Shown are 29 nucleotides from a PDB entry: RNA (HCV-1B IRES RNA DOMAIN IIID).

RNA sequence: GGCCGAGUAGUGUUGGGUCGCGAAAGGCC
Numbered sequence: 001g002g003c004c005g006a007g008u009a010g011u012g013u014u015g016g017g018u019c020g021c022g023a024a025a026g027g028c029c
Base pairs, nucleotide, nucleotide: 002028003027004026010021011020
C1' cells in the first nucleotide's frame, strides 16, 4: 500500500433502527 479482514469491527441517528454510514490488526495478494 491493493485485497481479504467484511460493508463485518465500528460508527451515525438516538423512536422510525430490520436501517445507513463505515474501519483496521492480521494475513493474503

Annotation: It comes from the structure "SOLUTION STRUCTURE OF HCV IRES RNA DOMAIN IIID". The entry is an ensemble of 25 models. Lukavsky et al. published it in Nat.Struct.Biol. in 2000: "Structures of two RNA domains essential for hepatitis C virus internal ribosome entry site function".